[PDB]
Context: bound to proteins that are not shown
RNA sequence: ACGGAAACGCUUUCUAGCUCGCUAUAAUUACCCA
RNA sequence: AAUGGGUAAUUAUAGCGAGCUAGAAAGCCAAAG
Numbered sequence: 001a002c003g004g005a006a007a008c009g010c011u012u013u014c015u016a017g018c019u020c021g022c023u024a025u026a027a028u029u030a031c032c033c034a
Numbered sequence: 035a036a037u038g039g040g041u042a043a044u045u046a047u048a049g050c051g052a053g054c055u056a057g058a059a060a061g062c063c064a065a066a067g
Base pairs, nucleotide, nucleotide: 009062010061011060012059013058015056016055017054018053019052021050022049023048024047025046028043029042030041031040032039033038034037
C1' cells in the first nucleotide's frame, strides 16, 4: 500500500463488376522562277 | 531561246472527356435477462 490489478478496438471482407480510343477524312493542290 | 533549278499552302479539323451498381456489413459488446 495510486477507483486500483489483469484486458490488441480486435476477427472476417479483392476497389470490384460492365465498357472498341472510336467516328468522318486520296499527302493533295497551284504552275512557275532566274 | 535554251541552261540552271523548284517555289508557295495545309502539319490535323469537329467530338465525346467518363456513365451505372455498391457507399460498409456481420460478430465480440449490446440484446436475449
The RNA (crRNA; CTR1) with a sequence from Streptococcus thermophilus ND03 has 67 modelled nucleotides.
The reconstruction used 61,538 particles.
The structure was determined by cryo-electron microscopy at 3.2 A resolution and released in 2018.
The entry is indexed under Csm complex, Type III-A, CRISPR-Cas system, RNA BINDING PROTEIN.